[PDB]
Context: one part of a larger RNA, bound to proteins that are not shown
C1' cells in the first nucleotide's frame, strides 16, 4: 500500500445562553442558569516523581477533535525555621566486623565493637501577608537548650552499679473537649404573585499555645536511725534484716 | 495527706475579622 | 467603620502508658535521676 | 569541677514549590486498575451504610443530528406460572424495628431471624421516665 | 473547681386515648427469600496470581516411631548455626483427622527391631608352589647356589548377607470347586484344593455396581436423576480408618412454597452505540 476515510475518540456526572478576546470559540476567560461529588471527585501528608508550582508570551509538534487553552514550547519568577521533618543521641530485626575460628583459592562464620528505623530521645501558638512560601516571613504572646562572664556556696568525676524510660489482647463505666445546633447580639432587608414591621427574613458574630489553678478520675503509707553472705570492684545509691516515729 | 491528672475558671486578651 | 455570650447535644479525640479482666504472658538501648572507681 | 543567681550572646547544616483515590506515583497512554496514614460539617439514619446538601471541588479534551434493524444497560407487561433449561442460569421475590410465635434433631451451646403473624404516617390530649441545671434555701 | 434540697429552660425514653388522609405510613435510597430428603467434609481457616475454592490442604484430637542432650533432626565443605538459652508432660519424623460407637484376621513378601550357632565374605598379610636371570658345572645338550625379580595365593580378617525370632495405627494382604433339608427354590450342614490368612462389626446398585435405566416401594399424568429397601459387593470394610453424627459450608444431587419475560410469545418504552454530518483516524489479512 489493501482493509478504509472503515472501527474508535477511554466511564451515560450534563449542559444552555450572553459577553470578551481572537484569523477563527461547543471546549478559553467572565457572568447568569443547570448538573455532579461531598468518609470525596474536598483538605493535610508519607512514598514516588522532580519544576509538573506562579506569571507573561506562543500554538507548529504534543493534547485521541478545535484551541485564543494546557501538566505542551519559550522567557522570567517562586521554596525563608532553635521549636515542623531530616541530620544528630539511642538501639530492633538484620548487616559489617582489629584480633579469633574455619576453608584448595575465592571466601564462610564470629567476639569486642560499629552500623542499621519502621520504634525511644528538647522545645509555639494564634492571626495577617505573596501571582506563587509560611507553626519558616510579619505581629502578638510563648517555650526548649547551650556558651561566655560574674556572684556566692561547695567534693566533682563513668563506657560501671541502681532507678527510670518501658510498652500485650480484650472489655467497661464515667468525665470531658473538638464540634454541632438553637438562642442572644450586630448589620442589612420589607420582597416582580395571596400574605409578610414580625413569635418575620438573610448574612455576620464564639482567639490559641502558654502562665496560674489543681477539679472529675487514677495511684498511693511517710520520714529518721542501726546494720549487711547481695548489685563482678566501690558506693552516702538500690536490695536485705531490724528499731523508732505517723 | 502526697504524686499524677483531662477539662472548667482566671490570665494570655484593648488580637484578628464586614458591608464603610 | 458592628456584634463577640447563654442553653442544649456531642465524638472513634482526650483523662487513659489509666481501671477491670484474660492468657497466647506482652522490644531494646539511650536521653533522664542518683551512686560511687581510677583520677583531680 | 558542680549547684543556684542573673547578664550578655547563641542554636549550625539539609528539606520545605507542586501532584499525591493521581493527567505529576506503579500500570508502554492525560490508561474505568493499584497506591500507606491523617482531617471527618448539616438533615434523616445505628452508622465512616444510604439519600440529599455545606465548605471546597468538578461536568470526566470530539461534537451535531436521526430516533431503522441489531447489540448493550434499564423500566412496564394481559392470561398462564419453570411448560424454559443440562440446571430456576438470569430475573423476579424477601428485606426494618417492637411484640407474639416457632418443628424434627442436638454435642444442650444450638437449630432460630426456623417457619409464620400483628402494629407502624400525621394531629390533639394525656401518663410515666433518664440527663443537665437557672432559681431560691441550708 | 465543695455538699444537700428544690426544681425554670432545654433535652431522652417508653406508653394510653381520641381524631385524621391516602391504593399504599419500615412509603424514597437502603434492606434475609424460605422449607423437606440425601451424598461429602466436624467446624473458623487455606489453595491452582491469570479458566478448577472443592469432597482438595490445614485443623484441634488420635496413634506409631525416633531422641538422655555436644539429642534426634536440619543448614553448612568446615567453622558456625537452628532444634533451644528448650530437656522425654520435651523435641523430630510418619500416618490418621472434631465428636459418638469403634477399629477384626494375616509376620509368607518387603521394611524395622533383637539374636549370632553356623555358612559366605574386603582391604590387609603373606605360606607355598611355579618361572626369568646367572656365579659355577659341564665335550655338548643342558643343569644350576646366592641375590634380585615376575607370578601364585595357605593363613588372618569386621560389618553385611544367608540364617533365627518378633513386629502391620510398618509398606502390604484378606481364595476357589463340588454336594446337601418333608412342593419348588435355597443351603443352616458336608467333602475338597490352596494359602501367611482368607473379611469381624458396620455398611452396600454406593463419590465404589460393569451387566444396569438391577429389583421392589415412594414421589410425577408421565422420574436413566432422587428417597427408602433388597444383596446377585464385576471390584465396600475398619486410623491410605469403618459406620454415623448436632452445628457449619458462595459443597454435590433431588423435591416443594413464594416469585417471576426462564418460557408459551414476545410487546411497548428509556438511555448508550449502530445510522447521517463535521474533525481526527486504527486493525488482523493480502
Nucleotide at each position: 500500500g489493501u482493509g478504509a476515510g472503515u472501527a474508535a475518540c477511554g466511564a451515560u456526572a450534563a449542559u444552555g445562553c450572553g459577553a470578551g478576546u481572537g484569523a477563527a470559540a461547543a471546549g478559553c476567560u467572565c457572568g447568569c442558569a443547570c448538573g455532579c461529588c461531598g468518609g470525596a471527585a474536598g483538605a493535610u501528608c508519607a512514598a514516588g516523581g522532580g519544576u509538573u508550582c506562579c506569571a507573561g508570551u506562543c500554538c507548529a509538534a504534543c493534547g485521541u477533535u478545535a484551541a485564543u487553552c494546557g501538566g505542551g514550547g519559550c522567557u522570567g519568577g517562586g521554596u525563608g525555621a532553635g521549636u515542623c521533618g531530616a541530620c544528630c543521641c539511642c538501639u530492633a530485626a538484620g548487616g559489617c566486623g582489629a584480633g579469633g575460628c574455619c576453608g584448595a583459592a575465592a571466601g564462610g562464620c564470629g567476639u569486642a565493637g560499629u552500623c542499621g528505623a519502621u520504634g525511644g530521645g528538647a522545645a509555639a501558638u494564634u492571626g495577617g501577608u505573596u501571582a506563587a512560601u509560611a507553626u519558616u516571613c510579619c505581629a502578638a504572646u510563648a517555650c526548649u537548650u547551650g556558651u561566655u562572664u560574674a556572684u556566692a556556696g561547695u567534693g566533682c568525676g563513668a563506657u560501671g552499679g541502681a532507678g527510670g524510660g518501658a510498652c500485650g489482647g480484650a472489655g467497661a463505666a464515667g468525665g470531658u473537649u473538638a464540634u454541632g445546633u438553637c438562642a442572644g447580639c450586630c448589620u442589612g432587608g420589607c420582597g416582580u404573585u395571596g400574605g409578610u414591621u414580625g413569635u418575620c427574613c438573610a448574612g455576620g458574630u464564639g482567639a490559641a499555645a502558654g502562665g496560674a489553678u489543681g477539679u472529675a478520675g487514677g495511684c498511693u503509707u511517710a520520714c529518721a536511725g542501726u546494720u549487711u553472705a547481695g548489685g563482678c570492684a566501690a558506693a552516702u545509691c538500690c536490695g536485705g534484716a531490724c528499731u523508732g516515729u505517723a | 495527706g502526697g504524686c499524677u491528672g483531662a477539662g472548667a475558671u482566671c490570665u494570655g486578651a484593648u488580637a484578628g475579622c464586614a458591608a464603610g | 467603620g458592628a456584634a463577640g455570650u447563654g442553653g442544649c447535644a456531642a465524638a472513634u479525640a482526650c483523662c487513659a502508658u489509666g481501671c477491670u479482666u484474660c492468657c497466647a504472658g506482652g522490644a531494646a538501648a539511650a536521653g533522664c535521676u542518683u551512686c560511687u572507681a581510677a583520677g583531680c | 569541677g558542680c549547684u543556684a543567681u542573673a547578664a550578655a550572646c547563641g542554636a549550625a547544616u539539609c528539606g520545605u514549590a507542586c501532584c499525591c483515590u493521581a493527567a505529576a506515583c506503579c500500570g508502554a497512554c492525560a490508561c474505568a486498575g493499584g497506591u500507606g496514614a491523617u482531617c471527618a460539617g448539616g438533615u434523616a439514619g445505628a452508622g465512616a451504610a444510604u439519600a440529599c446538601c455545606a465548605a471546597g471541588g468538578c461536568g470526566c479534551u470530539u461534537g451535531a443530528g436521526a430516533g431503522a434493524a441489531c447489540u448493550c444497560u434499564g423500566c412496564u407487561g394481559a392470561a398462564g406460572g419453570a411448560a424454559c433449561u443440562a440446571g430456576g442460569c438470569a430475573a423476579a421475590a424477601u428485606g426494618g424495628u417492637a411484640c407474639c410465635g416457632u418443628a424434627a434433631c442436638u454435642u444442650c451451646g444450638g437449630g432460630a431471624g426456623a417457619a409464620g403473624g400483628u402494629a407502624c404516617g400525621c394531629u390533639g390530649u394525656u401518663g410515666a421516665u433518664g440527663g443537665u441545671g437557672a432559681u431560691a434555701g441550708g | 473547681c465543695u455538699c444537700c434540697u428544690u426544681g425554670a429552660g432545654c433535652u431522652u425514653u417508653c406508653g394510653a386515648c381520641a381524631g385524621u388522609c391516602g391504593c399504599a405510613g419500615a412509603u424514597a435510597c437502603c434492606a434475609g427469600g424460605c422449607u423437606g430428603c440425601u451424598g461429602c467434609a466436624a467446624c473458623u481457616g487455606u489453595u491452582u496470581a491469570u479458566u478448577a475454592a472443592a469432597a482438595a490442604c490445614a485443623c484441634a484430637g488420635c496413634a506409631c516411631u525416633c531422641u538422655g542432650c555436644a539429642a534426634a533432626c536440619a543448614c553448612g565443605a568446615a567453622a558456625g548455626u537452628g532444634g533451644a538459652c528448650g530437656u522425654a508432660u520435651a523435641g523430630g519424623g510418619u500416618g490418621u483427622g472434631a465428636u459418638g460407637c469403634c477399629u477384626g484376621c494375616c509376620c509368607g513378601g518387603u521394611g524395622c527391631u533383637g539374636g549370632a550357632a553356623g555358612g559366605u565374605u574386603a582391604a590387609u598379610u603373606g605360606a607355598u608352589g611355579g618361572g626369568g636371570u646367572u656365579a659355577g658345572c659341564g665335550u655338548a645338550a643342558g643343569c644350576g647356589a646366592a641375590g634380585c625379580u615376575c607370578u601364585u595365593g595357605a593363613u588372618c580378617g569386621a560389618a553385611g548377607c544367608c540364617c533365627c525370632a518378633g513386629u502391620a495405627a510398618a509398606c502390604g494382604g484378606c481364595g476357589g470347586c463340588c454336594g446337601u433339608a418333608a412342593c419348588u427354590a435355597u443351603a443352616a450342614c458336608g467333602g475338597u484344593c490352596c494359602u501367611a490368612a482368607g473379611g469381624u462389626a458396620g455398611c452396600g446398585a454406593a463419590a465404589u455396581u460393569c451387566c444396569u435405566u438391577g429389583u421392589c416401594a415412594g414421589g410425577u399424568a408421565a422420574g436413566u436423576u432422587c428417597u427408602g429397601a433388597c444383596c446377585u459387593g464385576c471390584a465396600c470394610g475398619a486410623a491410605u480408618g469403618g459406620c454415623a453424627u448436632a452445628a457449619u459450608g458462595a459443597u454435590g444431587g433431588c423435591a416443594g412454597c413464594g416469585c417471576u419475560g426462564u418460557c408459551u410469545c414476545c410487546a411497548g418504552c428509556a438511555g448508550a452505540g449502530a445510522c447521517u454530518c463535521a474533525g481526527u483516524g486504527a486493525a488482523a489479512u493480502c
Shown are 730 nucleotides from a PDB entry: RNA (23S rRNA, nucleotides 1246 to 2003) from Psychrobacter urativorans.
It holds a match to the Rfam family "Bacterial large subunit ribosomal RNA". The literature on the family includes a 2001 paper in Science by Yusupov et al., "Crystal structure of the ribosome at 5.5 A resolution".
Helena-Bueno et al. published it in Nature in 2024: "A new family of bacterial ribosome hibernation factors".
Keywords: Ribosome, Hibernation factor, Dormancy, Balon.
The sample was in a buffer at pH 7.5.
Released in 2024, the model rests on cryo-electron microscopy data to a resolution of 2.62 A.
It comes from the structure "Cryo-EM structure of P. urativorans 70S ribosome in complex with hibernation factors Balon and RaiA (structure 1)".
The entry has 52 different proteins, among them Small ribosomal subunit protein uS15, 30S ribosomal protein S30 and Large ribosomal subunit protein uL3.